[PDB]
Context: bound to proteins that are not shown
This record gives sequence, C1' cells and structure tokens, in this order.
RNA sequence: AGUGGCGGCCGAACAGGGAC
RNA sequence: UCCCUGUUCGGCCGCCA
Repeated sequence: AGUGGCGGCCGAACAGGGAC
Repeated sequence: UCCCUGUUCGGCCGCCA
C1' cells in the first nucleotide's frame, strides 16, 4: 500500500445545440 | 462525418492531517 481537501497536468465516458 | 459549448468520471507531481 488510507482518506479528504488545494494548486498543476493529461485524458475518459454522458448529455446539449448548431455545420455538412 | 464536422465544430464549439456545457455537464459527469477517471492517471502523475506539488501541499495538508
């Protein structure tokens, strides 16, 4: 090898409306 | 197929008890 929280990063599904 | 929106769940670093 726990949890929650805060800052950073990356994506994952769900749904909306428009463009073909 | 295309774009933007919104929502909803996930990986690592830094901090708390």